[PDB]
Solved structure of RNA with a sequence from Rhodobacter sphaeroides ATCC 17025, together with DNA, 39 nucleotides shown. Crystallisation conditions: 40% MPD, 30 mM magnesium acetate, 50 mM sodium cacodylate pH 5.7. It comes from the structure "RsAgo Ternary Complex with Guide RNA and Target DNA Containing T-T Bulge Within the Seed Segment". Protein in the same entry: Uncharacterized protein. Lineage of the source: Bacteria > Pseudomonadati > Alphaproteobacteria > Paracoccaceae > Cereibacter sphaeroides. It was solved by X-ray diffraction to 2.15 angstroms.
Context: bound to proteins that are not shown
DNA sequence: TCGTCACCTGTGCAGTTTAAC
């Protein structure tokens, strides 16, 4: 990689604690 | 290092003839 929108699947990850 | 609550990230495909009158 014009984008917006939607969805799906996968990976996991963040914050709080003790 | 764990409990607990939470949902973030990448990738791919499709559309009112998609595109705020």
């Nucleotide at each position: 990689u014009u984008a917006c929108u939607g969805c799906a699947c996968a990976g996991g990850u963040g914050a709080c604690g003790a």